[PDB]
Context: bound to proteins that are not shown
DNA sequence: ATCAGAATCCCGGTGCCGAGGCCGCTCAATTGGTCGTAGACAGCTCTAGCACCGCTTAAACGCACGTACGCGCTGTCCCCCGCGTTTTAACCGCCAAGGGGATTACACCCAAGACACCAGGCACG
DNA sequence: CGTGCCTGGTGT
DNA sequence: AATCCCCTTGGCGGTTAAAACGCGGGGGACAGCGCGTACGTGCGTTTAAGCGGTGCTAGAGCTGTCTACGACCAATTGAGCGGCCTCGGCACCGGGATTCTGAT
RNA backbone atom coordinates (compact mmCIF):
# COMPACT_ATOMS: atom_id res chain seq x y z
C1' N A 1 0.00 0.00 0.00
C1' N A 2 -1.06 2.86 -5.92
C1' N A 3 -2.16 7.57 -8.45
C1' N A 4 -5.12 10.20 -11.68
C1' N A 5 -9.24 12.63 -12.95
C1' N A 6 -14.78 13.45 -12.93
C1' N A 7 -19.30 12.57 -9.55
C1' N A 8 -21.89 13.17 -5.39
C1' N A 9 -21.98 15.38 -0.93
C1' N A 10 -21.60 17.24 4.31
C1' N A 11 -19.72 22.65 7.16
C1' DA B 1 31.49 115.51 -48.10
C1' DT B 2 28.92 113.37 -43.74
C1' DC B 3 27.03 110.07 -40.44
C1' DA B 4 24.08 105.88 -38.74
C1' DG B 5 23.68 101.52 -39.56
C1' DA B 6 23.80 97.45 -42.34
C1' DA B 7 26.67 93.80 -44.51
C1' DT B 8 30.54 91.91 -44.68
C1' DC B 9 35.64 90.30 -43.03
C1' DC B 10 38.58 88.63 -39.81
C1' DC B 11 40.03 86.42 -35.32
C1' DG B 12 40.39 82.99 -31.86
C1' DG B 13 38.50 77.95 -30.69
C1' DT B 14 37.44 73.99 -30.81
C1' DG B 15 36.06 69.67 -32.87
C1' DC B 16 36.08 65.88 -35.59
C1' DC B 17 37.31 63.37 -39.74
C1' DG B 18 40.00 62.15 -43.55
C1' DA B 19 44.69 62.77 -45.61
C1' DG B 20 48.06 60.77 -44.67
C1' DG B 21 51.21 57.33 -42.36
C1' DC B 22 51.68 53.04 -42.35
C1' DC B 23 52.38 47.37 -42.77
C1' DG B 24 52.10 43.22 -44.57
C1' DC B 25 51.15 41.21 -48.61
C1' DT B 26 51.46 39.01 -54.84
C1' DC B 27 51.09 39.85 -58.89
C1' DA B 28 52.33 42.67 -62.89
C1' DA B 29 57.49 44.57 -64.40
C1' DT B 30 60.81 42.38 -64.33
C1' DT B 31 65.02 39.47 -66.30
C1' DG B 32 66.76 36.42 -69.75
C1' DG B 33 66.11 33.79 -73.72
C1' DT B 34 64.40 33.09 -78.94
C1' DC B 35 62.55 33.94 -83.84
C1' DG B 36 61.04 37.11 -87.75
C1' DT B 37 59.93 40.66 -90.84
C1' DA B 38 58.91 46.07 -90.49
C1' DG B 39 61.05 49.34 -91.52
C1' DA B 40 65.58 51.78 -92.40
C1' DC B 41 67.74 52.68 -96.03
C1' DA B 42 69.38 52.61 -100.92
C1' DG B 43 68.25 53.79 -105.24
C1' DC B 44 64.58 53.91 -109.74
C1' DT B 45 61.59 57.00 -112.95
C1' DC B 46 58.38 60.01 -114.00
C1' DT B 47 54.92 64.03 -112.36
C1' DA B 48 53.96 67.71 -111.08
C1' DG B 49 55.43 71.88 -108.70
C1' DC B 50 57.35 76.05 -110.00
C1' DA B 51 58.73 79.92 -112.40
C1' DC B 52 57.74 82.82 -116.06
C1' DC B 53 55.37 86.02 -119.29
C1' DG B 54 52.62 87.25 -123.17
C1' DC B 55 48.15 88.75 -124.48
C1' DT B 56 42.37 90.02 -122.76
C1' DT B 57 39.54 91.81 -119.64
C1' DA B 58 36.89 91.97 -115.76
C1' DA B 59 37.62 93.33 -111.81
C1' DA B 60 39.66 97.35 -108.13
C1' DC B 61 40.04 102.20 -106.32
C1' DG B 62 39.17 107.34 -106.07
C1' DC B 63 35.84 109.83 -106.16
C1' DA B 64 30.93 113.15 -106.35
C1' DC B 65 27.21 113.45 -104.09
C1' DG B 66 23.17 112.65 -102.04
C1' DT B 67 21.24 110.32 -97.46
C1' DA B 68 19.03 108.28 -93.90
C1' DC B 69 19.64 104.40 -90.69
C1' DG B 70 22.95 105.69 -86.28
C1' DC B 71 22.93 107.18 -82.24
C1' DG B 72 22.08 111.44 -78.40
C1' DC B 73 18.74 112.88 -76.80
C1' DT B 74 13.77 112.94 -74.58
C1' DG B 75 9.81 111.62 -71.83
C1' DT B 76 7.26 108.24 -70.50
C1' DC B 77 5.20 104.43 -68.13
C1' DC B 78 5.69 99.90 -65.97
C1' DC B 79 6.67 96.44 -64.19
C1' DC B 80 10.81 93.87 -61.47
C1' DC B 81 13.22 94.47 -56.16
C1' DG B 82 12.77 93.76 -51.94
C1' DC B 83 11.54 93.39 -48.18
C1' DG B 84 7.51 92.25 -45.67
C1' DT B 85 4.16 88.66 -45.07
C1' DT B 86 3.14 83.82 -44.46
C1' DT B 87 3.25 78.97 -46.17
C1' DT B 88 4.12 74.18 -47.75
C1' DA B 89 8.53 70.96 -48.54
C1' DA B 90 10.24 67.37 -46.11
C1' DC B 91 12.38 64.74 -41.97
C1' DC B 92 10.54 63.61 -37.41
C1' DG B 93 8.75 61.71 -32.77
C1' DC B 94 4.34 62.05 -29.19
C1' DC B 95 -0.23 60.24 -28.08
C1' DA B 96 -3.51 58.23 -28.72
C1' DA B 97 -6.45 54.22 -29.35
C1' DG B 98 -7.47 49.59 -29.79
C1' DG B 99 -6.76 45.36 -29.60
C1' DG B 100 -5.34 42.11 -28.42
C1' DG B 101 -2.90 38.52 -25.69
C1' DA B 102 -3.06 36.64 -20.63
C1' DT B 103 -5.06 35.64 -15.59
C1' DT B 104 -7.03 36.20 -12.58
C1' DA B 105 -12.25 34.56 -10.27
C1' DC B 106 -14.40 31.17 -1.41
C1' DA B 107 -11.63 27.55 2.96
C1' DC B 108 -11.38 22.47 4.56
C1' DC B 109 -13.17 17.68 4.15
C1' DC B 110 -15.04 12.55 3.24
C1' DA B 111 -16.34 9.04 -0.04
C1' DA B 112 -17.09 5.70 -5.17
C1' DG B 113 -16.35 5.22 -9.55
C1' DA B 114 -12.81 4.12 -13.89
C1' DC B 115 -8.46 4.96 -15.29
C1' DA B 116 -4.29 2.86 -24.28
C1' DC B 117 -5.40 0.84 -30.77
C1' DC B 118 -3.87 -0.23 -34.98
C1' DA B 119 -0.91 -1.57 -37.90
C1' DG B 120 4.42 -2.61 -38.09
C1' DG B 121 8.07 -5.65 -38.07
C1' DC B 122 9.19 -10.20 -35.88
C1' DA B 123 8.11 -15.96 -34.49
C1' DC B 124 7.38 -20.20 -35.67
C1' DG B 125 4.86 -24.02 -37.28
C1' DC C 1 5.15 -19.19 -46.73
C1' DG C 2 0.51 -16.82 -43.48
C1' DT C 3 -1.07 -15.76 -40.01
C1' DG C 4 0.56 -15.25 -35.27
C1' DC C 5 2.57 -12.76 -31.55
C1' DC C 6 5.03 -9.30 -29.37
C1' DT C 7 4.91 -4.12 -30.84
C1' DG C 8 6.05 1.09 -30.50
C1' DG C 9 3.18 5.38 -30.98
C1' DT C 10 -0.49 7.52 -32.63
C1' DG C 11 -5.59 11.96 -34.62
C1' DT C 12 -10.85 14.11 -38.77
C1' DA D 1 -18.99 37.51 -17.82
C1' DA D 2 -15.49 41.49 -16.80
C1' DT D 3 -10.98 43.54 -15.95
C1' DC D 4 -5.41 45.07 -15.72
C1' DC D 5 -0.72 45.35 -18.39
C1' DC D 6 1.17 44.97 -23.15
C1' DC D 7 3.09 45.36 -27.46
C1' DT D 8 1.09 47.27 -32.59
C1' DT D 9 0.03 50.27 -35.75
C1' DG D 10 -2.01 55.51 -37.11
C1' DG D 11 -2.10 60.40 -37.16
C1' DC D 12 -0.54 65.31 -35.88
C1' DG D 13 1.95 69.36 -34.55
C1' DG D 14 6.00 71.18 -34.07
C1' DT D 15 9.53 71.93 -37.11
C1' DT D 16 11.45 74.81 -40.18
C1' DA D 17 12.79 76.46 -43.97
C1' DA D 18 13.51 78.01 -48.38
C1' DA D 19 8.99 79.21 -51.23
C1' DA D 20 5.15 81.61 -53.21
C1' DC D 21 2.01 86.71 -52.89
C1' DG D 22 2.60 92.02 -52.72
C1' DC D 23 3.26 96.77 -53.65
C1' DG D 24 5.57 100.40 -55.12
C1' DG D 25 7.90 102.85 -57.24
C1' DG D 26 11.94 103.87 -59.21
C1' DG D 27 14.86 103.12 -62.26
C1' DG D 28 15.27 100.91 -66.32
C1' DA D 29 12.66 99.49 -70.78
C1' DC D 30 10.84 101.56 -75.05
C1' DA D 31 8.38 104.86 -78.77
C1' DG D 32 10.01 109.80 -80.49
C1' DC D 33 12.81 113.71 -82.46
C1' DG D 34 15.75 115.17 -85.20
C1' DC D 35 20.08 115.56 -86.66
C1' DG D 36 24.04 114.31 -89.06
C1' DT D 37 27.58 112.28 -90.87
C1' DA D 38 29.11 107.81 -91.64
C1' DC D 39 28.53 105.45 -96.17
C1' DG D 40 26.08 103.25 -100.59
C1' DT D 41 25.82 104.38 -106.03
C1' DG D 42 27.37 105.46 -109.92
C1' DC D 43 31.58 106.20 -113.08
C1' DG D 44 35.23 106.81 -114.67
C1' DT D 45 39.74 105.14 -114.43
C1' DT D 46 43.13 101.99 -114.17
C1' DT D 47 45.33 97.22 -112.81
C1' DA D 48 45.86 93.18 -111.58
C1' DA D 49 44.53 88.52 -111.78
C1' DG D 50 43.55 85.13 -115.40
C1' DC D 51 44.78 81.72 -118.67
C1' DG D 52 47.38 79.64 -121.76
C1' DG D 53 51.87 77.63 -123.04
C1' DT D 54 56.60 76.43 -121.65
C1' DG D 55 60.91 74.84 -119.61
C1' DC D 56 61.13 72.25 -116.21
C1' DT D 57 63.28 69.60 -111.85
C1' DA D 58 63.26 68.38 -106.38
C1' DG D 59 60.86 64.84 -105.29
C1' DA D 60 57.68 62.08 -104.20
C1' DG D 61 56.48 58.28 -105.97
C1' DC D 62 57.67 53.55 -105.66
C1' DT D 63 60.68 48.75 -104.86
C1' DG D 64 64.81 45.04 -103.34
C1' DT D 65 66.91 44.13 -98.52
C1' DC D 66 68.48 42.70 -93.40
C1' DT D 67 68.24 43.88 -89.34
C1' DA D 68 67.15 45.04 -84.82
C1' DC D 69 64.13 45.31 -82.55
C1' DG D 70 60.18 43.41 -80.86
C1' DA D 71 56.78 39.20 -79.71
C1' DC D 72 57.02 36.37 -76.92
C1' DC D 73 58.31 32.71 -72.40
C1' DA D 74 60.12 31.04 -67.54
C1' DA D 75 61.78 32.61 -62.86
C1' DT D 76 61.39 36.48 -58.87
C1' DT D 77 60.39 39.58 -56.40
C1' DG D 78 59.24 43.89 -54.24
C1' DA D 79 57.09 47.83 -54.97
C1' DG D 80 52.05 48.63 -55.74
C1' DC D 81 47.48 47.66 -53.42
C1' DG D 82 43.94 46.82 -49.43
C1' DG D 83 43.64 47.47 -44.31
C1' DC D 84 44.36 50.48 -39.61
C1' DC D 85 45.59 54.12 -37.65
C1' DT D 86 46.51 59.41 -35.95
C1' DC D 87 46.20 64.62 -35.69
C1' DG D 88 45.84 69.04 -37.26
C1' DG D 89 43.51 71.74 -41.01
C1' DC D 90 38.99 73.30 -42.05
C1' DA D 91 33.83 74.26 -40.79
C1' DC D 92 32.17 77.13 -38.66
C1' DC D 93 30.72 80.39 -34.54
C1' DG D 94 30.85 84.60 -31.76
C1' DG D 95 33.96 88.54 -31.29
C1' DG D 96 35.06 92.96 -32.91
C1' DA D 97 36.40 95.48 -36.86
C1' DT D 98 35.22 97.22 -40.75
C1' DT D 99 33.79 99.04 -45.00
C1' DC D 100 29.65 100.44 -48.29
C1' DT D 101 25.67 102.41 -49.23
C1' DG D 102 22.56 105.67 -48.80
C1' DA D 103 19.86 109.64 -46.26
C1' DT D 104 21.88 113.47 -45.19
RNA sequence: GUGUCUUGGGU